This is an experimental structure of RNA (28S rRNA, nucleotides 1312 to 2356) from Homo sapiens, with 900 nucleotides shown. Keywords: Ribsome, in situ, RIBOSOME. The 2025 paper behind the entry is "Visualizing the translation landscape in human cells at high resolution". Method: electron microscopy, resolution 2.77 angstroms. The entry became public in 2025. An Rfam search finds the family "Eukaryotic large subunit ribosomal RNA" in it. For this family Rfam cites "Crystal structure of the ribosome at 5.5 A resolution" (Yusupov et al., Science, 2001). Among the 79 different proteins in the entry, which are not shown, are 60S ribosomal protein L41, Small ribosomal subunit protein uS3 and 40S ribosomal protein S5. The PDB entry is titled "In situ human unrotated hibernating without CCDC124 state 80S ribosome". The reconstruction used 103,321 particles.
[PDB]
Context: one part of a larger RNA, bound to proteins that are not shown
RNA sequence: ACCCGUCUUGAAACACGGACCAAGGAGUCUAACACGUGCGCGAGUCGGGGGCUCGCACGAAAGCCGCCGUGGCGCAAUGAAGGUGAAGGCCGGCGCGCUCGCCGGCCGAGGUGGGAUCCCGAGGCCUCUCCAGUCCGCCGAGGGCGCACCACCGGCCCGUCUCGCCCGCCGCGCCGGGGAGGUGGAGCACGAGCGCACGUGUUAGGACCCGAAAGAUGGUGAACUAUGCCUGGGCAGGGCGAAGCCAGAGGAAACUCUGGUGGAGGUCCGUAGCGGUCCUGACGUGCAAAUCGGUCGUCCGACCUGGGUAUAGGGGCGAAAGACUAAUCGAACCAUCUAGUAGCUGGUUCCCUCCGAAGUUUCCCUCAGGAUAGCUGGCGCUCUCGCAGACCCGA
RNA sequence: GCCACGCAGUUUUAUCCGGUAAAGCGAAUGAUUAGAGGUCUUGGGGCCGAAACGAUCUCAACCUAUUCUCAAACUUUAAAUGGGUAAGAAGCCCGGCUCGCUGGCGUGGAGCCGGGCGUGGAAUGCGAGUGCCUAGUGGGCCACUUUUGGUAAGCAGAACUGGCGCUGCGGGAUGAACCGAACGCCGGGUUAAGGCGCCCGAUGCCGACGCUCAUCAGACCCCAGAAAAGGUGUUGGUUGAUAUAGACAGCAGGACGGUGGCCAUGGAAGUCGGAAUCCGCUAAGGAGUGUGUAACAACUCACCUGCCGAAUCAACUAGCCCUGAAAAUGGAUGGCGCUGGAGCGUCGGGCCCAUACCCGGCCGUCGCCGGCAGUCGAGAGUGGACGGGAGCGGCGGCCGGAGCCCCGCGGACGCUACGCCGCGACGAGUAGGAGGGCCGCUGCGGUGAGCCUUGAAGCCUAGGGCGCGGGCCCGGGUGGAGCCGCCGCAGGUGCAGAUCUUGGU
Numbered sequence: 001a002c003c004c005g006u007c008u009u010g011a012a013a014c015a016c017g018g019a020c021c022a023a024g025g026a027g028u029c030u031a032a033c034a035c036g037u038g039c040g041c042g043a044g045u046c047g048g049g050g051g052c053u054c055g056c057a058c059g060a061a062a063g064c065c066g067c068c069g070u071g072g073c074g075c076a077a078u079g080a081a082g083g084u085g086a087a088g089g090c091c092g093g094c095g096c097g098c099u100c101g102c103c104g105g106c107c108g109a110g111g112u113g114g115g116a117u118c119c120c121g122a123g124g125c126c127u128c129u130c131c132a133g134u135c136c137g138c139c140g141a142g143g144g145c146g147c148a149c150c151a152c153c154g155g156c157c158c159g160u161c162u163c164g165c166c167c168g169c170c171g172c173g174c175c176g177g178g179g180a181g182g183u184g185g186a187g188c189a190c191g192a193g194c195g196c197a198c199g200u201g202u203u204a205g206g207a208c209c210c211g212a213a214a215g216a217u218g219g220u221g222a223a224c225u226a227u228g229c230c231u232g233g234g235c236a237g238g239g240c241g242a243a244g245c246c247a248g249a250g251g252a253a254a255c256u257c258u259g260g261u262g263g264a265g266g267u268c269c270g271u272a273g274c275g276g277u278c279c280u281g282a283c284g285u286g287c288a289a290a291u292c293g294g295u296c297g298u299c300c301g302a303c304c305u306g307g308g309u310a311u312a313g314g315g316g317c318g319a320a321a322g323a324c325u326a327a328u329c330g331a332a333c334c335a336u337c338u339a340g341u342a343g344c345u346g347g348u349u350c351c352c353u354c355c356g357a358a359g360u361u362u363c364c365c366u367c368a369g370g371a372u373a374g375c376u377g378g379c380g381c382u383c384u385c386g387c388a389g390a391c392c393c394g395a
Numbered sequence: 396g397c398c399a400c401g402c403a404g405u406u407u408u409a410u411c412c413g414g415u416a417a418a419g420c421g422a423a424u425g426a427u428u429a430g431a432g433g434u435c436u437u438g439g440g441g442c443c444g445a446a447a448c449g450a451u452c453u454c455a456a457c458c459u460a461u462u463c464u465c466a467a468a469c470u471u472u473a474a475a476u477g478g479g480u481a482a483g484a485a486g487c488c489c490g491g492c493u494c495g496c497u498g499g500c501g502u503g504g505a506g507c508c509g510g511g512c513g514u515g516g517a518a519u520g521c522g523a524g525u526g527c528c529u530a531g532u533g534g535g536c537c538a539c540u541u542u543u544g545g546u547a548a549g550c551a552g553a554a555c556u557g558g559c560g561c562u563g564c565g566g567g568a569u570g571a572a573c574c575g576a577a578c579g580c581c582g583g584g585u586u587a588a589g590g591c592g593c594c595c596g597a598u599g600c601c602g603a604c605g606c607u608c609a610u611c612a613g614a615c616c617c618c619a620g621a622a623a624a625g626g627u628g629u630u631g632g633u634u635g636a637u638a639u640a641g642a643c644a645g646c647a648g649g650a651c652g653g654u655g656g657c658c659a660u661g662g663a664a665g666u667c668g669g670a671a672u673c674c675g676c677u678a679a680g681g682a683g684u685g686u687g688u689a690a691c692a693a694c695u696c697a698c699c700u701g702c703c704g705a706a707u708c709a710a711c712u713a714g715c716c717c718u719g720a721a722a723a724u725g726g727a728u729g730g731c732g733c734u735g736g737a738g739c740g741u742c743g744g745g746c747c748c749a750u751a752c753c754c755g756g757c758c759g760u761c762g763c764c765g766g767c768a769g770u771c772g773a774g775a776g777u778g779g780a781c782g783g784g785a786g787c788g789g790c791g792g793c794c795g796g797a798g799c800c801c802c803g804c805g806g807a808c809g810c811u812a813c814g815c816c817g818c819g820a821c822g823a824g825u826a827g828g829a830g831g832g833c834c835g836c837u838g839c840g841g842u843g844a845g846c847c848u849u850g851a852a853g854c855c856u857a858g859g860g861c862g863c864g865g866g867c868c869c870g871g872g873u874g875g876a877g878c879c880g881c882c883g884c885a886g887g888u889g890c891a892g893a894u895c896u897u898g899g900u
Stems, first nucleotide, its partner, number of pairs: 003018004019900006029205013044073003049068001050065003077084002088107004093103001094101001110153005118144003123139003128786002135779001155188002157185007165178004169173001208347002211344001215337006226311009235301001237269003240265001244261007273298003278294002281292002313329001315325002350832006360373001362371003374532002377528007401521003405518002407482006417472001418470002424466002429461001431459003436455001439453001486512009496503001535559004540554002543551002564575003579757007589747003592731003598744001600743001602742005613733001624718003628715010645702005651675003657669002681696001685694002758822006765816003790796001801805001834889001836886008845878002853873004858869004
């Protein structure tokens, strides 16, 4: 020295998964982007579609095209559009060098501050020593040209405002062009892209793997049950005693009383049948995915039951319980759409090394989730101290 | 004098900023206590004031000076901690130029152009700047301190820092957060916090001074149980008091007269109550501290005296201990136990050990963008060359000078430069990121004139080893036909979990 995995602020947990073993088992492929890296060519780049090559073991490959470069991307942006569309600095003579109009000569994307590197470099470092110069090496205060890149100031192109004056003509115009000063642009300011490969990240696709309750389309079921119809079958033994009837008696009649007879009824007790109250009995890994024992309800009727028929799923059927519709019903079953979707749960497979968090901001029908900033890692790049004496030795 | 661009969760020196803590209310705004002094009024009024309250007595309101107590949403004043800026070369100082801005002005301001100034203008430390891509996270929790709600909460919500989460280790018996300290694998030494009767390393010191007895003792941050109130238990301490003019405590007396004082009355006579506290005897006596009597009465006290002959008394205060102190299975300073301590307080010397610190070994990472192409047994290098000036110094009788390795023919290793070598510092890690893999599986292009029926793959093995590891090699057996290394290429490429799937037990 508590058992691992996992979610968690917190697991040894009385939190979940895990009896054991073997095999299988989960970030993939395509497309599109972005950035980084490698390669080729480079203001270009790329044949990928087609074609030509003994048509074919490889070869469905490789090679070639060039008036096959069509085309894609890049080489130009800006505006809704009509459209427009990226060169300045100096020396001058001129109007009037009026903050500007006409030309020359040059040069060719301006300037400031930084700026690796490079260049010049006074002066130093040398030997056995010196007055005297021959060749080059090192250190070197200062100075110079300044790559890339950064900050800033100018300039140029397109849109749009404000101001204002000129110019042009085969169309004198509601024509066209030009200036100055602000401001909007994913621009220019001597290109960096294109193709291919690899990695990472994001996304659409089943999309790391497994997982709904659902929705839709087309079919199969009334062998169970529910109901209607057709055609069959069946239901001991007793009790009560309706109408109708007979006789006797009493009554003036109306009629009444008594005794029999009769055998009605969704009548009573109670078999078979049908059902299923209670024991909340048995059983409850059962005999049984609903059964058994006793006790019970009904038992001539809205009764029980066979077979044949009819009704089929948002439909049927229902003496109505959302009951039943093949052990499935608050919408059956089968196949398909379908690997449906999941901000939710579970899992997610070798080793070592290095670095190493967040639970916070803002917005969101947001509060179990995202985007965003922050925190992290990786890739670098631009610079700074020098790299010292061949052992040594600040000089 | 002089020793980098630049930076900083830090101080210093200047300089601002603030309105919390505290404080204040005889300062504003609110809240609020009590007296005092004044003088007007629709204050009550006030007893004899009506008559001009002839009067002035009280209570109000009001004013004035004071007085008690307060404020998160008050404030004159006002901290600590804190926030900003500055501490130079982008600076300072000279000139000059431009302007359409400004304008008495050659004005102001801004820009631009030359020049000169380095004692680099506080301390300390550190190498900085910059870009792209980007995962995970977006439930938190805890502790000191500040703090809101709530009676409180292991409650809910904030601020600051640290921690846990993500973190092991020593101590707290035990424990996410406490205390110490953060971690490669080890040896030695020493510590931290905490400890040293035994469990259990270390006091088995002739440790020091005291306190404490518990018939529920006490025993160490968080922390795991207690208060008000008491004690003539004991120990200190403060203040006061009495006492040879004899305290204190005991034992023994007096404790009176007016007066059985007044108003209470039905007895209250000292004591059921209201006021006042006289006098004298003196030794003292309260016209009463209590008991009580219906009431008397009889007692006691405070007050004095006698015997007694040396110190005593009271009220507080705070240490340990005790009471206060009651719960459910049998039980907890961790246990045993401990009382000349193994308890409590104050201290000393030793000693014990952590993954912390120091020294050493080994591993890796990072840094020195370190060293090595000089394999240069002749290489020889922080200058050599020449080539004539003029000179010394030690040897070759005052003129004087050429050297080339060789009695040896010789001389370790190295440098897969993607290699090898040196020095220094460093090493925790979830989610996550990256690198390396002579880790592993399957297949393809090359390559090993690879292996193999004289025995491939697979499997078994108390066999021998290698590597930090993933893993691998070899021996033995079984087996009976295929298999592997290296350089590239490509994946349906690595399992313990998924109430995972299938099979078996």